Context: one part of a larger RNA, bound to proteins that are not shown
RNA sequence: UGACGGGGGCCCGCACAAGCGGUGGAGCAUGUGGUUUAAUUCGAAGCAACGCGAAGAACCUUACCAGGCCUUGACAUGCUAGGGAACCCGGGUGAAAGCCUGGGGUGCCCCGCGAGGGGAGCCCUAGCACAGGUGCUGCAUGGCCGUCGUCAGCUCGUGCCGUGAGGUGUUGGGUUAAGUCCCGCAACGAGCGCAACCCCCGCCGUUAGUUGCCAGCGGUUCGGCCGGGCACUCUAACGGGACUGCCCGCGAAAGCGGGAGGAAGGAGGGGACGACGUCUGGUCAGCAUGGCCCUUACGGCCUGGGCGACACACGUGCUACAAUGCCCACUACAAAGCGAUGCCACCCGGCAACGGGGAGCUAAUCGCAAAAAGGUGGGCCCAGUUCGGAUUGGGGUCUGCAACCCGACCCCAUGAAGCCGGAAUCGCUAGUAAUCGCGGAUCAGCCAUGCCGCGGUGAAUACGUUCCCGGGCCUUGUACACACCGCCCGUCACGCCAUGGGAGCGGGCUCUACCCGAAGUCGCCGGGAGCCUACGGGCAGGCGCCGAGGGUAGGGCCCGUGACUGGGGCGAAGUCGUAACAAGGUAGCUGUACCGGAAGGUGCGGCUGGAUCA
RNA sequence: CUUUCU
Repeated sequence: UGACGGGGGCCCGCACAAGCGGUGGAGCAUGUGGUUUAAUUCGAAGCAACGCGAAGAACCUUACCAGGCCUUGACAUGCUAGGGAACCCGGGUGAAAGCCUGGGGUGCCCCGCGAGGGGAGCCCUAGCACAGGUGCUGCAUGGCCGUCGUCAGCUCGUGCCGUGAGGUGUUGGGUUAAGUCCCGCAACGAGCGCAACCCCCGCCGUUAGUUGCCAGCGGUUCGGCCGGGCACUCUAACGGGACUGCCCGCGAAAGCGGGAGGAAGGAGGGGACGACGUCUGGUCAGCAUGGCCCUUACGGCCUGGGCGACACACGUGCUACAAUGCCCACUACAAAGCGAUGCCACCCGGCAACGGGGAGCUAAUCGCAAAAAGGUGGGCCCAGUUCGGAUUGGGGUCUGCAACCCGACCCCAUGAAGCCGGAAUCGCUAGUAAUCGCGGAUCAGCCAUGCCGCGGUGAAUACGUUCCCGGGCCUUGUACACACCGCCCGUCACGCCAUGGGAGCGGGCUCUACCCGAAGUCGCCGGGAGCCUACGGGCAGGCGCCGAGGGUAGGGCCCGUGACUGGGGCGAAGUCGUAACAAGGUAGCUGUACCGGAAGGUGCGGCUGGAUCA
Repeated sequence: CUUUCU
């Protein structure tokens, strides 16, 4: 400076609560896990993967698998070389692909009378440089996307503060949906963001009449049908209006409460729009791209199979379980879109799907077309049913070369589970939820109950913010910083190493006492015991003190080794719990004392180096 | 009430 807290304060969001419907149970649809398979191609992973890429998997798509087949090869550029070259139609074989093979045709540029020779483009063969690869790496990347998050934030320039990282500004009070605005202030301004500029929807006016109207008159097969006219509806283009302007109150201001006028207020309602950044987020199978790898195959064509497998498990959805309902009939109000081998009026055949015929439409002029729920009438009478339509049998329509694997659709028959769903869990605050039907994208058709849109009908509830989840601002503690999914402690296990204690057995030194004591100097003797003698003395010899060294007893120290034994250091990914760091979840530390696998717990006293208000 | 780990 962050991030974090089982710290504090203030505040938001369908976050909870309040409430309405639902998922979780059933059947089925679809995606997924798993399993299975020759293959079940690949990817997506908690939120932020799972009706996701797939806005259309029978072949194709298709990336997988089996089998047949092809090699400069389905596409690009260039070269050397034998042959023929532009090109069109056939036969053999075959599932196709491919392979084999026969025949027509012989324009051009130059040269020659011609036969004929040389040659550019194009095409076949041969060899070369390359092509091709949805084959790996999304941590090598671009682009784009998801994500906290439409959250109220993130920064800069200059000045000021600080040794410095940094801080101030951006904090504070008021206010707001908002770093929105106001006030204050060592800051003054600015950029990205918020808001606004854009689109749609509410009211009105202008401009414009192959869509609307007896508004209004006349005709009417009484249908806006014809004349007719643009007032109205509408269509699509411009513009008006809302600003707290406008009135009372509170206020310093911004702004808050309330009313008036108005179709509308105070962001009127809904969109487009999503900062600095984060997640080594997602995608190299959209595309692009570095590296890497395969280049008779990791390339290519094809036929068939697979992506559709099924003991199981989950997600998202559909249709339900019924009387506020289902059925049949009749009758009524919509918006947004699409339409040429296209939407298909109307007519005929068929119970029907659909088939045959066929009008109009370059589509405010015709078609898809019915809107459905609703209203009216009748039926059912509480039953697994006239609820519910799974499953299965049969017949058939349609698209397409072809529906076994594996299409939708009609009709008959069948008629399953399901009586409102355990723990748990999702959406939604108003024209929303709930409910009803309609269109489109992709597309031959379709497995759409999906997705992106349209309009009909039209609720309940919100005290409140303690709690759960996500987030914003201030503050506080921190031993955290790939930041609490953080950090971290001790026992134990395994390995390497150094080391303490240590019976005993070796080695050494030293001191005390007693004892033995070489050499030698010194001392005494040196004698009827020796040699010399001038008799003075000398020598030999003897004894003694000291004395190197040795011995014995005891004492102290060191050294080697050492059975047994204590703990310690060090060594990516072993075990147990969780002691400490945020009030660490019982504040911590501490001296002491007891106790316990371990960190540690408890008692007593102390400290603050303890968080908030309680 | 208590409420471990990564």
Record summary:
Solved structure of RNA (16S RRNA, nucleotides 921 to 1544) from Thermus thermophilus, 620 nucleotides shown. Ions in the entry include magnesium, potassium and zinc. It is bound to paromomycin (PAR). Taxonomically the source falls in Thermus thermophilus (Bacteria, Deinococcota, Thermales, Thermaceae). Method: X-ray crystallography, resolution 2.5 A. The entry became public in 2008. The depositors describe the entry as "Modified uridines with C5-methylene substituents at the first position of the tRNA anticodon stabilize U-G wobble pairing during decoding". Rfam match: Bacterial small subunit ribosomal RNA.